[PDB]
RNA sequence: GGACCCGGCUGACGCUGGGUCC
Numbered sequence: 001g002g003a004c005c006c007g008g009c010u011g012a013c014g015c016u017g018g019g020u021c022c
Stems, first nucleotide, its partner, number of pairs: 001022009
Other pairs, nucleotide, nucleotide, family: 017018cHS
């Protein structure tokens, strides 16, 4: 610098933080 998995509210599109690495 950058992203992630893991879960959440309601028709809907959408979004939120637990902390992890090179």
Shown are 22 nucleotides from a PDB entry: RNA with a sequence from Haloarcula marismortui. It was solved by solution-state NMR. The entry is an ensemble of 6 models. Keywords: RNA, EVOLUTION, UMAC TETRALOOP. Zhao et al. published it in Biopolymers in 2012: "Unac Tetraloops: To What Extent Can They Mimic Gnra Tetraloops".